mRNA; 3' vRNA with a sequence from Influenza B virus: 25 nucleotides with solved positions. NCBI's taxonomy places the organism under Viruses, Negarnaviricota, Insthoviricetes, Articulavirales, Betainfluenzavirus influenzae. Released in 2022, the model rests on electron microscopy data to a resolution of 2.96 A. Entry title: Early transcription elongation state of influenza A/H7N9 polymerase stalled with incoming GTP analogue.

Context: bound to proteins that are not shown
């Protein structure tokens, strides 16, 4: 680092 | 996970 | 004789  | 309002298209 | 698709809310 929020998307599956 | 549907329904409905509004907006867009 | 209120349609398609999308976003956001309320409600079941």
């Nucleotide at each position: 680092a929020u998307c599956u | 996970g549907c329904u409905u309002u509004c907006u867009c298209a | 004789a209120a349609c398609u698709g999308a976003g956001a809310a309320a409600g079941c």

About this RNA:
The 2023 paper behind the entry is "Direct observation of backtracking by influenza A and B polymerases upon consecutive incorporation of the nucleoside analog T1106".